[PDB]
RNA sequence: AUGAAAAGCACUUUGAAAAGAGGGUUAAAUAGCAC
RNA sequence: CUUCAAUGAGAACUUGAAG
RNA sequence: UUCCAUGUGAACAGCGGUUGGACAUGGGUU
RNA sequence: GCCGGUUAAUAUUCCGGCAC
RNA sequence: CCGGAAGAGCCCGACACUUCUGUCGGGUC
RNA sequence: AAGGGUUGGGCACGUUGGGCUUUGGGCG
RNA sequence: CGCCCUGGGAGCAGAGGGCCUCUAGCCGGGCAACCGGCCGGCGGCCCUCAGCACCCGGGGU
RNA sequence: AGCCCUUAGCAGGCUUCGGCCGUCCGGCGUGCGGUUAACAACCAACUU
Numbered sequence: 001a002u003g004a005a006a007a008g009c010a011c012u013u014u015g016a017a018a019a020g021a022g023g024g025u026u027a028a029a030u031a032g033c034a035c
Numbered sequence: 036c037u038u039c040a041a042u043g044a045g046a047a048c049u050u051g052a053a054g
Numbered sequence: 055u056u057c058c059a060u061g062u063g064a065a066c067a068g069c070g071g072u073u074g075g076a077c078a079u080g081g082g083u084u
Numbered sequence: 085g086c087c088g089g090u091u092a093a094u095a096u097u098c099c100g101g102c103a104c
Numbered sequence: 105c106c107g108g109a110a111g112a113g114c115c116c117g118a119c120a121c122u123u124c125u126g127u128c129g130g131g132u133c
Numbered sequence: 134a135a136g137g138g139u140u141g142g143g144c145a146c147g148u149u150g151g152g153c154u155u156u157g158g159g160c161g
Numbered sequence: 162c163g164c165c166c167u168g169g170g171a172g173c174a175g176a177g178g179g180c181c182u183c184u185a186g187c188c189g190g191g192c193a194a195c196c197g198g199c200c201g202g203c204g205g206c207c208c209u210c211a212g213c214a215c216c217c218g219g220g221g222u
Numbered sequence: 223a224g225c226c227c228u229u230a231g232c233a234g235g236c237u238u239c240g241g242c243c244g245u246c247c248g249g250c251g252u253g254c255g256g257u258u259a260a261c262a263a264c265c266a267a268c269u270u
Stems, first nucleotide, its partner, number of pairs: 008035001011022004036054006057081006066074002085102005113132007136268001137265005144253007153231002157227004165221001168217003172213002175210007183202002186199003234243003
């Protein structure tokens, strides 16, 4: 010490919220900025 | 410490009144 | 700056927390 | 340099009156 | 005792008043 | 039951405020 | 001059009558325009009646 | 109608009706008296 490049997650739904389930990006999310 | 009510998803330790 | 107002997810307030000397943003000392 | 009032938060410091 | 000074503050009242705004009566030895 | 304060000292005379009222005068 | 009695005015308020201007309703007529009668709001001005406050000049306390 | 200033009474009462008391308040000066103010009234907290 993410990723070649933020492309770092639109939208639907459950929940007071945090978040979860779908769905999406990626070559890879068994890479989600607690990398 | 207690009762009622309000706020709020959620009130023993928020608020008002009474004791 | 702990004062005052408005808000407030986490953390703290060795229990909770809607509250706060915590956090956020403004204001306040002639 | 005293009183009264004024601010959510300053007052013998602001405003008004009256003095030193 | 008097000026400041009752005109100030403090109690009681009456009517208005969404708010801009209270108004007027009595007491205050 | 005891242990305290403050007034009131008069008669005469003289003098001061005259407290109040009558008359007179001045200002409404 | 406090009050009470007497003269002038100022400003203002309301009720009744007269002048003319704008808007609205009903009837007859009228193609309509327009012509005649009743009615609401008027609403500026003038005259009469009632009330409050102010100024000038004379009387008495 | 209120105020201010003076004179008189203290705004007075009794009587011989002359006169007398100053029965107005307040104070100050001279003889007193000071013995029962040792008395009255009024006002006040506390303490064996």
Method: electron microscopy, resolution 2.94 angstrom. The entry became public in 2024. Solved structure of RNA (28S rRNA) from Thermochaetoides thermophila DSM 1495, 270 nucleotides shown. The entry has 6 different proteins, among them 60S ribosomal protein L26-like protein, dolichyl-diphosphooligosaccharide--protein glycotransferase and Ribosomal protein L19. Entry title: Chaetomium thermophilum Methionine Aminopeptidase 2 at the 80S ribosome. It holds a match to the Rfam family "Eukaryotic large subunit ribosomal RNA". Gene Ontology terms of the family: structural constituent of ribosome and ribosome. Rfam 15.1 lists 107,465 matches to the family in 2,616 species. Primary citation: Klein et al., Nat Commun (2024), "Methionine aminopeptidase 2 and its autoproteolysis product have different binding sites on the ribosome".